Notes
Shown are 79 nucleotides from a PDB entry: RNA (thiM TPP riboswitch) with a sequence from Escherichia coli. It is bound to hypoxanthine (HPA). Ions in the entry include manganese(II) and magnesium. The work is reported in "Validating Fragment-Based Drug Discovery for Biological RNAs: Lead Fragments Bind and Remodel the TPP Riboswitch Specifically" (Warner et al., Chem.Biol., 2014). The PDB entry is titled "Crystal structure of the E. coli thiM riboswitch in complex with hypoxanthine". The organism belongs to Escherichia, within Bacteria. Released in 2014, the model rests on X-ray diffraction data to a resolution of 2.9 angstrom. An Rfam search finds the family "TPP riboswitch aptamer (THI element)" in it. Rfam's curators write: Vitamin B(1) in its active form thiamin pyrophosphate (TPP) is an essential coenzyme that is synthesised by coupling of pyrimidine and thiazole moieties in bacteria. The previously detected thiamin-regulatory element, thi box was extended, resulting in a new, highly conserved RNA secondary structure, the THI element, which is widely distributed in eubacteria and also occurs in some archaea. Analysis of operon structures identified a large number of new candidate thiamin-regulated genes, mostly transporters, in various prokaryotic organisms. The THI element is a riboswitch that directly binds to TPP to regulate gene expression through a variety of mechanisms in archaea, bacteria and eukaryotes. through a variety of mechanisms in archaea, bacteria and eukaryotes. For this family Rfam cites "Structural basis of thiamine pyrophosphate analogues binding to the eukaryotic riboswitch" (Thore et al., J Am Chem Soc, 2008).
RNA sequence: GCGACUCGGGGUGCCCU
RNA sequence: CGUGAAGGCUGAGAAAUACCCGUAUCACCUGAUCUGGAUAAUGCCAGCGUAGGGAAGUCGCA
Numbered sequence: 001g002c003g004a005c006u007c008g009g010g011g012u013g014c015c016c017u
Numbered sequence: 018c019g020u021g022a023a024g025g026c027u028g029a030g031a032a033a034u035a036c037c038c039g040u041a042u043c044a045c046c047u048g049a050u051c052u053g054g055a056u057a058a059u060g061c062c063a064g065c066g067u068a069g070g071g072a073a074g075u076c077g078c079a
Stems, first nucleotide, its partner, number of pairs: 001078006007039004012033001013026003045070003051064004
Other pairs, nucleotide, nucleotide, family: 008072cSS009044tSS011030tSS011035cWW013031tHS013059cSS014058cSS016023tWW017024tHS021022cHH026058tWS027031tWH028030tHS029036cSS038072tWS041072tHH044071tHS048066cWH049065tWS056058tHS060064cWH
């Protein structure tokens, strides 16, 4: 530097033509 | 005509074996019933944002 695992943190509108 | 199943639109994702993010100029919240611009309509786009908040440990890369 990258990646993974584990555990964590989030959003869940607009229209009904 | 009034409701959403289904469907349409933006999107990584609009309940999904999901997607996204974990110190954060690329999760998300607040400001915000903001401000300007689009649209059939809406965080749809841009501004605001180097804003203030905002979640870490282990291992591996022969």